[PDB]
Context: bound to proteins that are not shown
C1' cells in the first nucleotide's frame, strides 16, 4: 500500500395490517306529561 | 243558562332507543427500499 464480505446504529422516503372511543346525519321505532276544543247522554 | 260524565279531535313539552352510513382523533405492534457515516474480520 491495495482487494473483499458481513455486522449495527442515525437519516430520509414509502406503507400492509389490527384494535379502540367519540361525532353527525338518515330511517325506523318508541314511554311519558300538560293543554285547550268539540259532540253525545244525564240531571237541575 | 249551568254542571257532570264519556267519547273523539288538535297542538305544545320532554327523556330515551335501535340499525345502517359517512367522517374525525389516539393507541399498540409488525415489515420494507435506498443512501450516507462508525465498528469488526479475513485472505494477498
Nucleotide at each position: 500500500g491495495a482487494c473483499u464480505g458481513a455486522c449495527u446504529g442515525a437519516c430520509u422516503g414509502a406503507a400492509g395490517a389490527c384494535u379502540g372511543a367519540c361525532u353527525g346525519a338518515c330511517u325506523g321505532a318508541a314511554g311519558a306529561c300538560u293543554g285547550a276544543c268539540u259532540g253525545a247522554c244525564u240531571g237541575a | 243558562u249551568c254542571a257532570g260524565u264519556c267519547a273523539g279531535u288538535c297542538a305544545g313539552u320532554c327523556u330515551u332507543c335501535a340499525g345502517u352510513c359517512a367522517g374525525u382523533c389516539a393507541g399498540u405492534c409488525u415489515u420494507c427500499a435506498g443512501u450516507c457515516a462508525g465498528u469488526c474480520a479475513g485472505u494477498c

This is an experimental structure of RNA with a sequence from Homo sapiens, with 88 nucleotides shown. Ions in the entry include zinc, tetrafluoroaluminate and magnesium. Method: cryo-EM, resolution 4.3 angstrom. The entry became public in 2020. The depositors describe the entry as "Cryo-EM structure of MDA5-dsRNA filament in complex with TRIM65 PSpry domain (Trimer)". The entry also contains Interferon-induced helicase C domain-containing protein 1 and Tripartite motif-containing protein 65, not shown here. The sample was in a buffer at pH 7.5. The work is reported in "Structural analysis of RIG-I-like receptors reveals ancient rules of engagement between diverse RNA helicases and TRIM ubiquitin ligases" (Kato et al., Mol.Cell, 2021).